[PDB]
RNA sequence: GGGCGAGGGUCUCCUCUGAGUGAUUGACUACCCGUCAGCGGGGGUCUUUCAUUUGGGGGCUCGUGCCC
Numbered sequence: 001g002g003g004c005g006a007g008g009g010u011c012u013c014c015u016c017u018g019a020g021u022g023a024u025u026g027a028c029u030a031c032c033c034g035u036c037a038g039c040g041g042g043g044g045u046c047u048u049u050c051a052u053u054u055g056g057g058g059g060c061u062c063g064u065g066c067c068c
Stems, first nucleotide, its partner, number of pairs: 001068005007062008020052004026046004031042004
């Protein structure tokens, strides 16, 4: 100086995915609470707009071991 077995940093490609969860929100509502009876609030559920998440390969660069 070069390669090889492996890893980290970085860049790149890719369905790995926005699921699962949470908050915002229109509606419905067992149940609980406030009612002038219009509904309204908490809780449950469907809608809604976002955040978070998913892993792997390759190049470059550099530990670490081996060979030249």